Entry title: RNA duplex bound with GMP and AMP monomers.
Solved structure of RNA, 24 nucleotides shown.
Crystals were grown from: 10% v/v MPD, 0.040 M sodium cacodylate trihydrate, pH 7.0, 0.012 M Spermine tetrahydrochloride, 0.08 M sodium chloride, 0.012 M potassium chloride, 0.02 M magnesium chloride hexahydrate.
Dantsu et al. published it in Rsc Chem Biol in 2023: "Insight into the structures of unusual base pairs in RNA complexes containing a primer/template/adenosine ligand".
The model includes bound GUANOSINE-5'-MONOPHOSPHATE (5GP).
C1' cells in the first nucleotide's frame, strides 16, 4: 500500500 | 480476495 | 421465518 | 441475495  | 459477527441501502 |  | 459500513479470521  | 473469502469467510465470521454486527448496522444500513437496496432487491 |  | 448483492453492496456499503464496523470489528475480527483465514489465505
Ligand atoms: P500466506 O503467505 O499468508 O499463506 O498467503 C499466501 C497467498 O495469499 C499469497 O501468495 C497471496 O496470494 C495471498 N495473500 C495473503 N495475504 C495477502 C495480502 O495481504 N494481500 C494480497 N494481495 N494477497 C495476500
Nucleotide at each position: 500500500u | 480476495g473469502a469467510c465470521u459477527u454486527a448496522a444500513g441501502u437496496c432487491g
Method: X-ray crystallography, resolution 1.45 A. The entry became public in 2023.